[PDB]
């Protein structure tokens, strides 16, 4: 740099579904047992990453040769952006080329 | 060869190229701090030797005087060498990278 | 130094529960063009790395070496 799907947070929001106690209705002779509606909450909708955190994978792919700026793809939010290294992160590794040595599993400079 | 014309850039490919700066080395030159051969001069030094007087007629000997080799000495000219800085001229270097040129490569289409 | 791995044409590369060997590019002969690229057919080229075993035969299934090729190396 890019990701709000996930977990969190958070907003008037959603035309509708749950959703407890009292309160109401219905039925018995009552005890009691069926009902309907019912605050929050939930679930639905939105924002949110200097919040937790995330940042893919395989195929083809001429002008000796190897090659990818090409396209094809299957695909989850997004598919690592600047930058940066065998570095206190590197598995194989004592990485490969230099460089410093008579000599370097150390140093340093490179390269991905 | 006249829009089925021209044409641009990314990336790729093909054929190539080593620039500018820095650094490395080479040659030369200069600066800084030292070591310092050699020699001019200097103060020494005085083998050797010349003269005069005395020990002898003589070789030789003592001393006075004079020239004078080696040695040694200080200040100086300063070779080379080293160290500290800087200049000039050459020449060098690599994977990846980079640059150069070209096309009916690839994607589009800027003009 | 042990643990897997590739060895196949001119160079890069696959194989019924063995019995046959391949595209690609180089490549020369064409089809094609105005000629050429591109493209499409064709040619060619070899113990399929060396040994030992298994079988009727092994390039292949086995076993070791072999070369180059990723993972393991006081305290």
């Nucleotide at each position: 740099g890019c990701c709000c799907a996930g977990u969190g947070c958070u907003c008037u929001g959603a035309a509708u579904g749950u959703c407890a106690a009292a309160g109401u209705g219905a039925a018995g002779a009552a005890a009691u047992u069926c009902a309907a509606c019912c605050a929050a909450g939930c679930g639905c909708g939105g924002g949110u990453a200097a919040a937790c955190g995330g940042c893919g994978g395989g195929a083809g792919u001429a002008a000796c040769u190897a090659u990818g700026a090409c396209u094809c793809u299957c695909u989850u939010a997004a598919g690592g952006u600047a930058g940066c290294c065998a570095a206190a992160u590197g598995c194989c590794u004592c990485g490969u080329c230099a460089u410093c040595u008579a000599a370097u599993u150390a140093g340093u400079g490179a390269c991905g | 060869c006249a829009c089925c014309g021209c044409c641009c850039g990314u990336c790729g490919c093909u054929u190539g190229u080593a620039g500018u700066a820095a650094c490395g080395a080479a040659u030369g030159g200069u600066c800084u701090g030292g070591u310092g051969a050699a020699c001019c001069u200097u103060c020494u030094g005085g083998a050797c030797u010349g003269c005069g007087a005395c020990a002898g007629c003589a070789a030789u000997g003592u001393u006075g005087c004079g020239g004078a080799a080696a040695a040694a000495u200080a200040a100086g000219u300063a070779a080379a060498c080293c160290c500290u800085a800087c200049c000039a001229u050459u020449u060098g270097g690599a994977a990846c990278a980079a640059c150069a040129a070209g096309a009916a490569g690839u994607c589009g289409u800027a003009a | 130094g042990c643990c897997c791995g590739g060895a196949u044409a001119g160079c890069u590369c696959a194989g019924u529960c063995g019995g046959u060997a391949g595209a690609g590019c180089a490549g020369g002969g064409g089809a094609u063009u105005g000629a050429a690229a591109a493209u499409c057919c064709c040619c060619g080229u070899g113990u399929c790395c060396u040994u030992g075993g298994u079988u009727c035969g092994a390039u292949u299934c086995c076993g070791a070496g072999u070369c180059c090729g990723g993972g393991c190396a006081c305290c």

The PDB entry is titled "Core of mammalian 80S pre-ribosome in complex with tRNAs fitted to a 10.6A cryo-em map: rotated PRE state 1". An RNA structure (60S ribosomal RNA fragment; 40S ribosomal RNA fragment; tRNA) from Oryctolagus cuniculus, in which 298 nucleotides are resolved. The work is reported in "Structure and dynamics of the Mammalian ribosomal pretranslocation complex" (Budkevich et al., Mol.Cell, 2011). Rfam match: Eukaryotic large subunit ribosomal RNA. Clan: LSU clan. The family has 88 seed sequences and 107,465 matches in Rfam 15.1. Gene Ontology terms of the family: ribosome and structural constituent of ribosome. Taxonomically the source falls in Oryctolagus (Eukaryota, Craniata, Tetrapoda, Mammalia). The entry also contains Ribosomal protein S15, Ribosomal protein S23, Ribosomal protein S30 and Ribosomal protein L10a, not shown here. The structure was determined by cryo-EM at 10.6 angstrom resolution and released in 2011.